Context: one part of a larger RNA
Order: sequence, then C1' cells, then structure tokens
RNA sequence: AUGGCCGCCUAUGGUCGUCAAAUAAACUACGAAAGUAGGAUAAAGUGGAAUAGUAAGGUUUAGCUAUUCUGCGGUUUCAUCUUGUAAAGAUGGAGCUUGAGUAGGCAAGUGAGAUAUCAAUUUUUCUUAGUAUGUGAGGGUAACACUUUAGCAGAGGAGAAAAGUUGACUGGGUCUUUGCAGAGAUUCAGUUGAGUUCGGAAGAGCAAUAAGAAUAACUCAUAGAAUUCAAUGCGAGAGGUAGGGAACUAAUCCCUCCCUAUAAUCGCGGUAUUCAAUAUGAUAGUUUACUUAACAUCAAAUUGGGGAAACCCUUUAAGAUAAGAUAGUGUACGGGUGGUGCCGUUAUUAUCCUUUGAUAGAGUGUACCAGCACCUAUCGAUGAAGUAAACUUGGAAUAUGGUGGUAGGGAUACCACAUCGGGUAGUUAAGUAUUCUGUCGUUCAAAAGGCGGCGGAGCUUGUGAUAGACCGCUACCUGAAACCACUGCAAA
RNA sequence: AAAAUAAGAAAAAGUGUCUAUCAGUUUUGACCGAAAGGUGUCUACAUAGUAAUGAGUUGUUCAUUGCCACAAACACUCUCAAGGUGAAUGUGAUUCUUUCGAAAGGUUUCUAACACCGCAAGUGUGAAUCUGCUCGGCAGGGUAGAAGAAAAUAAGUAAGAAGAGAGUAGGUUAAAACUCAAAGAGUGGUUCACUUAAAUAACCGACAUU
RNA sequence: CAGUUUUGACCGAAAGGUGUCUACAUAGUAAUGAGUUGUUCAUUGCCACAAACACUCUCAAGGUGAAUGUGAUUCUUUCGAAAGGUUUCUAACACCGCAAGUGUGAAUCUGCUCGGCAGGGUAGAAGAAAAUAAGUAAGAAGAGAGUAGGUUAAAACUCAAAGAGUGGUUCACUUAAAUAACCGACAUUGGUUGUUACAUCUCAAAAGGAUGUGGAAACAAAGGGAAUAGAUAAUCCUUUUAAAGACAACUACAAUAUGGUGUAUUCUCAGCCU
Repeated sequence: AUGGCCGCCUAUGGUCGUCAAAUAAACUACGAAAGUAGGAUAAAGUGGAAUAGUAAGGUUUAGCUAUUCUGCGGUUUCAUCUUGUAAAGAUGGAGCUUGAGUAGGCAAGUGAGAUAUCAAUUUUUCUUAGUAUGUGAGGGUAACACUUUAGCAGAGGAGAAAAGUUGACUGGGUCUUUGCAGAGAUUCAGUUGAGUUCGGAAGAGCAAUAAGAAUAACUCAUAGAAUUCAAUGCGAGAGGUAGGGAACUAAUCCCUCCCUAUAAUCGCGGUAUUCAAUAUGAUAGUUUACUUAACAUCAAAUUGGGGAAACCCUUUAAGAUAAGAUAGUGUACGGGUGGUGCCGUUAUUAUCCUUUGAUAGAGUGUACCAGCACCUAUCGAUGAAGUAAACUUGGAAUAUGGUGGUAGGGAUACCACAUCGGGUAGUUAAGUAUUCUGUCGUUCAAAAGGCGGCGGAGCUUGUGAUAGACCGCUACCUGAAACCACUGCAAA
Repeated sequence: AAAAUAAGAAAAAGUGUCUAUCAGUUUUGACCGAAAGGUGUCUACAUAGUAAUGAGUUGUUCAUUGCCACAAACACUCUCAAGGUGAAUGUGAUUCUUUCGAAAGGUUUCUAACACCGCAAGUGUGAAUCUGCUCGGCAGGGUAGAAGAAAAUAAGUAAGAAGAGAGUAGGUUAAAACUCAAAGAGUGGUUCACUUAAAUAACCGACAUU
Repeated sequence: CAGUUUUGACCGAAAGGUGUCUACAUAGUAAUGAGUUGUUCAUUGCCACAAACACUCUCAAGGUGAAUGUGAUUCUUUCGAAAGGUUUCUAACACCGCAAGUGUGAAUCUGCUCGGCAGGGUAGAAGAAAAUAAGUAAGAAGAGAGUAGGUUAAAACUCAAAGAGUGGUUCACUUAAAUAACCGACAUUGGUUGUUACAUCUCAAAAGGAUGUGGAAACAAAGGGAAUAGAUAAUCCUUUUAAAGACAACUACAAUAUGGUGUAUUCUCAGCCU
C1' cells in the first nucleotide's frame, strides 16, 4: 500500500490484520502470603446509595462533575460437581461495565402538526311561483243570489345550494427530570347522551368503535434512524387483584396508610433485517391553475302538443356529475343479523358513460381533389381528457464525491488545514587579534574573578547591500476545547 | 474572572517576494583629464578645397584631370543704367612650441623763421613745398587734401627659421539597461596586457626652460 | 481770348507843319442834239412851287385850267457891298407986333388927339449923324478832293489771320525779287534878330561854350521779358535812331528861269538861288 471497525459516501486520523479495538481478571515465574516482574484476550446497560468539589458573600437546598460501592444484566475466567468423555450444563468466586472525532453531505424513514371526506342536524337562501290559497274594491247576470276580477297580502310540503353546529367534555394519577407551569403521550374514573332494543306512547334497557383515511410530490424537526423479537435486559409505572406490615383498640376484622408481588403503557439499551453522498436526466408520478360546466349528461318539478290516461315527445329549470354511474355475482376484507351479499370496500360480469386507437361505411365541411374533421357500426384498449406552471422519484453510464483560497471572470489544476488560537524566539556562509556576552562544566569559602565547551555580539570578505511591508518556513511555550434532554421560565 | 509568569542553551529554518533607497558594472553621449619631476604654453590634422591616377614622402608636397565655393581678364547679351550668360585664369584645409623678428597705413603736433630783397618773386640754409574750395583790395586768412619732418602706437603683430605630429591612461556626470574578474595579483605606476601567483606587451604626451 | 470774311455804322489821309475842307457827276426829273479845261445850253415830255390871265363861283371863302417863271450843286483863297431896322435929332439964329415968310441945321411935312392960339403928346413919311448890318450877301480865280485803311456791333467762321518789298500803304507781288497804283484839294509856311524846348558834341559836377532842329525808312543803340535768386536775350516786343522848318518882334512879298542846295545811309516836301 491493501483490508476490518467508527450508521452511509468522501476527505482526514483513530484503531486493529482477514476469528481484524484496547485494558483488567485470567495465565506464567517467584513468594507462606501480601505482592513483585512479565502478560494475551471479552462486552448492552439500566438503576440506586455514599462521599469530594462546585458556581456563591456566608448559610439552606437542588443540580453539575469526579471517585467508590452495589442489585440485576452482559461478558470473560478460575474452582468444584455431575451428565459424558469431549457436547455442554449446574453451583459458587473474581474482573470490567468501557473506545472510534472533525468537517460537508445523506430521512419516500419516523414524530408533532396541518388539510380531506363521511353520517347526522339546525339556520339562511333559491327553485316548484308571485303557484295553491286568503283578503278581495269594481263589474256582469239576476231580482232582491251567484258569480268570485283587478289589486293587496302570500305558503307549507317536496327539491337544491351555501353557511354552520355536532361526531365527545371534565377530573385524578403517572411519563417526558431539573423545580415549576404549559403542552402532548398513556391510564383510570365520571359526566353528557346520537344511536339502537322493547314500547301508540311516557318511560325503561344497552350506550362514546358517537364514522374517518392518506401524504415522496404540504409545514417543521429529527443526524443516524426505522422495523422486528422463544434467546431481548433493566428501570419507572395508572389501575385492578393478591400478600405482608404499620397504626388504633381490651382484642379481632374491614376501610383509610405503607411496601412487595402481577403489568396496561412508557424511558434507555440489546439481537436480527433494511436504508443512507452529489450532479446530468431514463422511468414512474403528484399537486395547483386554465379549457369550464363550452359542449354533453342527470335532475324536484315545469311549458306546449300528441296519444291515452298507461305515458311519450317536447322547453324552462334551482341546481348537480371534471369520471364516474346502474343491476348483478359475492374473490377478499369489515360491520351488524334470529338469518339473507343483508350493508360498507374492491372483484369481474353486463349495459351506460370518459378518453381513445384500428378498420368499415355514408353524407357534410374546409375554394376544389387528396387527406383531415364530424356521425354510425365493429373490435380493442382507457378512468376523465388536453394543456401551463411548479414538484417528487431519480435506471444505466459519465463526471463529481471534506472545509477555504486561489487571477478581469470562469473552468481545469494547485495550495494548506483535519478542533482552532495567541504568543516567544529565530529564518545567508565562512573566517575571526582583542573585548563584551548567553549557556554549560570546572576552579573559586561569598562577592569578585580565572579556566574549558557550545555558541552570540562586532569586524572581514562574500550574498551587491540597506530599510520598510506582506508571504511563508523551524523550534518552543501557552489557551480555549466540550454542548445536548417536549417546550417556556428559572436558582434553590 | 482577568490579564500577570513562561517561550533556558544548542540544533533546525526562504541566500524567499514586492516596494523605496544606496552603491557599483556595461554601453552610449557630454564635459573633464596625463599614470616616469617642477613651471609655462599646448595636444588639432592625416599626402590636403573635394575625389581619382602617378610620383615622392624625415608631415602631408607636387603634376594632370573631373567637379565644388569664391574672385575675375575677356567674349556674348543687355536701348543707358541695373543686369543676365558663359568663362581664360587665380584663390581655396592645416594645430602647437621655441627662436628670430618687419613694415605699410592712420594718430597727435609742424607747413616756420633767417639772410638778400621797396613788396612779392627768387637764391641759400627747416622738411622748405604744393594743390582744390572759400573769404580777402593784396601778402594773406580758414577749410579739405597731396608730398614731406619728428615721435609714439603699429607690435613682440604679420612674415620667416628650426622643432613636434602630441587630449593619452583614464576620471566625473546624465540616461538606459542591468547587478559583483563591480575580484585579484603584479609594476616605479596605469592598463583594454596577465589571471591564483608569476610572467608577458604596451603606455606614463609635444616643445622650451628648470 | 485772339484774329479772318462779309455787312452795316462811325472814324480816318500812307511823301513835312498849320488852317479850313473832301460833296457832286453835263444838273428839278428823263430823253435827243451840240459843246465840255466842271457839269453848260437848246427843244420836248413830266414833277414840285409861284403866277399874269381865262372860265367858274349870287358877295366873300373858293374851284378849274393855265401863258409864264423858278427849281441840284460842295470846298479854299482873294476881293468885297448895300438895303432895311436900331439908338438919339425934327433945333436955333437973323428979319419980323405974332404967325407966315426969307437965309443959314437936314430945316421939313403928315394922320390922330388934347389945346383959345403958337403949341403939346402919340403914331408915321422924308431927311442928318453914328454904330450894327458884315468880312454877311454878291463877284473873281483855283480845285473836283473822305482816299489807303482803322475801330466797333452782328453773323458766319478759324491762320497768304504768313511774308517779301517800298521812303511808306496797298486790293499790286509771292519764297525773294520785280510790277502797277496810291500817299488828297486850296492857301500859307519869306528875310533879319532874339526867346524857349530838344538833339548831339565839349565841359570833374554848377557855371557855361560850339554846331544844329521837316517827314518816312534803314544801319545801329538802349531797355523789356525765362526756364530754383539774380543775369542773359538767339528770337520777339517797346523806345530812341528820325533834334521846337516852333514861338515872339521888325520887315518885304511874285513872275512859278527849272537845275542845284536844303541833304544826309536812302528817298522826299517846305523854304533859298537860278
């Protein structure tokens, strides 16, 4: 170099070597033992105490850190014992409870939130309509009753649309630790009753599963996360129950109280599986918006005519359908029945529709002839269709695949950093008579001084040189590392 | 709670970059300058207007020719003048030192007097006399001159006659590039000569004087 | 501004001075014939004026004819009148009474008017003086004379508008010489002496002295005038040359002989002599 591990990809560095972290105990060699010298190898954590310190002026408390101990798990290893001799298993006993960072990227994962739809039901408005009907001046025809006009007021019911309101509220306990108040999560209790059961009923029964999805293409917030479980481990723990105890009494039992057992639900952790770098766009899609309700179809009723009282054809319609409907059959899933596809979803069937493609036709339109369009038939597909905008997924492959910092602007490419930051010295080579010095050794009883070693100053040439600004290099010293937790506030 | 100690000696480590200086070098130019004494004056030239042939050369001269500049006899031309055109022909570079060394001009004064003569004019001695103009009646005056006589300038000038061939080695400065044989040896000394310490070649000027 | 050539108009002599002058053509005007030394006659026609006379006109004023006569005319010399009218006179004296007479001025008359007269005063006639008239008229001689040209006005025009030559001027002549005219009529300008002016000479100026005085030319001389002051003058011009033939006083007058002398540089008059 390459390989394994730190979630993935890459850079960097950190570990080990292909059974791929170290370090204890183990294991040796001594020792009577304490131990001393060697020494290879494992691993998930969840809780509790008890210190020591803390910010802090004292004191109080909480936290925060460190250390030790300990339950229980995990793991390793020794000892013993059977079974089996290995395969293991059981029972003691000991050790450890710990490591992989720094960037940039990675979330159809999950969590919280939005936003539909559905079933009820109130109100308002519109249509059937100024319709039915009421009140009805004034007229006609009577002879002294029989028409009921204009006008004015004006509907219920049925149909439809929009706005709503309901489909649950309140209390207690836990949990999210850091205490204290808000949210959620869960659990227990209660309340109200829309609905169904029996009822002509008024009453009485069961009553909150009294519906509800999906989200890649909405928000944010999570860097590792999700799912899963005969081996999963520990802790908290609403309740109900079961046990035991406290307390009181002369005594006993029950309730209130306390603890333990059980565990609905949580917190952390574990096994197993899966996902995890960017940019191009192949594919596969989703929202909005427009065509726009043009056209078309369906409508409570309605306008007129024809039948004939069956019904047609019509022409208006509040309004609706932007891909569904209508009858099966009951593949499958649910939901209630005394029970029946009896009802909800989606399975084809069959006919309608939507969008269409192939023929095979007529006609008509485009100035004529092609062709095309439109209707009809047949055979297929199709869930609306066309289009704008955004947006998601992102085959294969080809480049990219840490941060910053480079030139008038970009690419290539190059640099220096892997947690950064702030200082102290320096940063040309030799040669030196004397002198002064740093540092070390030595001689010196302290100062003085001498001597030796490694250098420095200054001078001599070299380097032309001098001075100033950046740019680096090279030793060394120091500092800050460093935080998390559902929010908001916070000191005790 | 917040800015106070350290970074001892050696070793290591760009002889980096850029800017501004200051020094040199290598060219140019420009001045300036002698390295074998002092002082004084000097250092320019290459066969001579300019080119070429042939002589000669101890400095540079001749001869011929072509041509250039200037002058010009003369010829043509120009109605006179002013000119124009050719020319025969002649002139055409030239520094320095010593020595020896002039004149000619023009400049200040003179242009007398005396003897003999009526006065002039003459004749002898200044130099001893003339002219133009002008004023004068004259002999004269005053203005320009000619020719002379002194003296200073001219002038240590010109021209001769000898001698030389002489601005070097290098220095400073301005600009431009640049940046260290931009070092040294050696000589009496300076080099463009020579290169690791010794040899080689030039040079240290001309003349006069000391 | 100069000239010329015409006209006109004045003005004017070129052979001396002075004075006065220059007009005419046979004569009112025309014609015939004479004659002409100036110009006269004769006839006729006609014109102007006068007119005897004739006719006419009633007188006058006129008219008409006429016989017939008159009809141009400058100048000079000389000789030379009158008549008128003008101023005065119109006496006196003698003899006579006075007048009137008669003699001598000249010596007397008239008209008007006043007067008694003889007279006066007014006009006159006829006379006598004298001045004017008058140097006038008329005679007698002489002449035939305004030239050559000049100036000026106008009109045309512009150089023989020059020159020669003569004594001089030309209308003559033309490159320098010849020819033809002209320079008027008449009278005078005389002699001696003198004055004045001027000319030459001679005088030093002053004072003088000598010879002299016509005109037109010349030769000559002197001035004038230039080109920056002057001066000089070829040529040109002007002036002398080229002098009072004067003026006073006194005094004769010629005989026209016809040459010289005046008189010279030339000609030429006056004077003078013959």
Molecule: Env38-Golld RNA, nucleotides 3 to 748; Env38-Golld RNA, nucleotides 560 to 833
Organism: uncultured Caudovirales phage